[PDB]
RNA sequence: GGAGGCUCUGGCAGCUUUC
Numbered sequence: 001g002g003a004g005g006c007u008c009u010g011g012c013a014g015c016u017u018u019c
Base pairs, nucleotide, nucleotide: 001019002018003017004016005015006014007013
Other pairs, nucleotide, nucleotide, family: none
C1' cells in the first nucleotide's frame, strides 16, 4: 500500500486476518 471480514455514529474511522 492492496484485499477480505467485523463494528458504528454505517465515516474520510477503529479492530482483526492475510499478502